An RNA structure, in which 29 nucleotides are resolved. It comes from the structure "Solution Structure of a portion of the 5'UTR of HspA mRNA of Bradyrhizobium japonicum". NMR data were recorded at pH 6 and 303 K.
RNA sequence: GGCCAUCUUGCUCUUCGGAGGAUUUGGCC
Numbered sequence: 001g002g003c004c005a006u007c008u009u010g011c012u013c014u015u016c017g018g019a020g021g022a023u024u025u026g027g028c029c
Base pairs, nucleotide, nucleotide: 001029002028003027004026005025009022011020012019013018
């Protein structure tokens, strides 16, 4: 640096639903 898994909390859009995009933690490469 990448990938995958993972837990909270901001941010954006917003039809208030929903989605995006960050944040946390672990593993692997």

On the sample the depositors note: the sequence for this RNA naturally occurs in BRADYRHIZOBIUM JAPONICUM. The work is reported in "Molecular basis for temperature sensing by an RNA thermometer" (Chowdhury et al., Embo J., 2006). Method: solution NMR. The entry became public in 2006.